[PDB]
Context: bound to proteins that are not shown
DNA sequence: ATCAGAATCCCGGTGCCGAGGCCGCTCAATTGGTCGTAGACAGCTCTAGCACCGCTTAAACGCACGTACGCGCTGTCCCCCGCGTTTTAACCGCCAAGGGGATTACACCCAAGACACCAGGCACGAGACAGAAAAAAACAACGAAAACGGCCACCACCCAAACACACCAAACACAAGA
DNA sequence: CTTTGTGTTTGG
DNA sequence: GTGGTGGCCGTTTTCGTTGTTTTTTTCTGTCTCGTGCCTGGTGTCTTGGGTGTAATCCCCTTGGCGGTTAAAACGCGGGGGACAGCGCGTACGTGCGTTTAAGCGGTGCTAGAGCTGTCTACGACCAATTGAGCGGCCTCGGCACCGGGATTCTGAT
C1' cells in the first nucleotide's frame, strides 16, 4: 500500500 | 520594318469672271509770283553735370545645412476624338422697294485774326509744423512639453467539508534476428 | 533482405 | 461572468518668444502763403468761310423665297490623357560670418543748355495753266473647278 482525474449523493 | 490602304497630291482639261488696259475728261498739281516771319546762327551766362575724395556701413557676396519642392512614376476613370447617320439652316441665285446716304446749291452764324488792356499765374522769397529718423516698451502664431481625456487591456476569484465509485498513450523508426 | 519488436518523441 | 490597476493613444492647454508694433521725443526742410512783377487772356471788332440746311437723287441694303447640298447634329465605342498619390533627390532659403562698394556731402571745374538778339531763307497764300489719276469700258487670261492617276503616308500585321 500509489498516483492523477471525473462522476455522484451526506450536512 | 512590310503590307495594304487611305486620304492628298499634282495634273492635265476646260471655263468664266475679274485683272489690267485704254478711252477721254476734269480737278489737283505745277507754275510764277509776293511778304514776313519761323529759325538759323552766332553771343554770352550761369546751371548741374561730372569728377574725386574719404568716413561710414549697410548690403552683398560666399558658405553650411537640411527641408520641403521640382519632377517622374504610377494608376486609375472619363472625357474627347472617331466615325457612321440623321437633322437642320448655310448658302446661290432672283427679283423687288424705298431708306438713307451721297451730292449740290445758298446763307448766314461762328471763329481766325487783329490791338489794346490788365490782372491771373508766375517766380521769388521766407517762416513753421508734417513728416522723417533714432529710439525705448506693450502684443502674439508656433511647438516643447506636462497633464488630462481615456481605454482596453491584462489578473483573481468567483462558500466549507467529507463519503462512495471508475478509470488512465500511440505512431514511427532503428536495430536486431531469422 | 525482411519482418517485428521496442524505445522515444510528439498533433489536424 | 465581474473585480480593480498597469500599460498605451489621443487631446487639450500651457510656456515660451520672436516680430512687429508702435511711442516717444527730435530734428530738419518742403509746402504753402504772402508780395509784386509781367504775359497770356480779356475785351471789341471785322471779315471770310465752314457748316447747317434743304432741295434731288439714285445706289445700297434689306427682304422675301424655295434647291440642292453641305454642313450641324447626334450618338456609340474605346483608347489615352487628365489628373491624383506616392517618392527619390535635390535645389533653394536662411542664417553667418566675411567682403565689397553703395551712399553721404562737400569742394571743385567747365560743358552745355537755355536764353538772347539780328537777317533772311523759305514756306504761305493767291491765280491761271497744264496733265496725271479717276471711273467706265470690254476682251482676254490666271486660275478656280476638277475627275482621274500619281504619291505618301497610317495602322494593321
Nucleotide at each position: 500500500u500509489u498516483g492523477g482525474u471525473g462522476u455522484g449523493u451526506u450536512u